This is an experimental structure of RNA with a sequence from Haloarcula marismortui, with 19 nucleotides shown.
Primary citation: Ashraf et al., Rna Biol. (2019), "Effect of methylation of adenine N6on kink turn structure depends on location".
It comes from the structure "Structure of the standard kink turn HmKt-7 variant A2bm6A".
It was solved by X-ray diffraction to 2.09 angstroms.
Keywords: Gene regulation; RNA structure; kink-turn; X-ray crystallography; RNA modification, RNA.
[PDB]
RNA sequence: GGCGAAGAACCGGGGAGCC
Numbered sequence: 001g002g003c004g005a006a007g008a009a010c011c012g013g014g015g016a017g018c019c
Base pairs, nucleotide, nucleotide: 001019002018003017010013011012
């Protein structure tokens, strides 16, 4: 720098990280 609560990782759950 990009993506992410308009829901990352991970296993509908999870709830803040991922690239």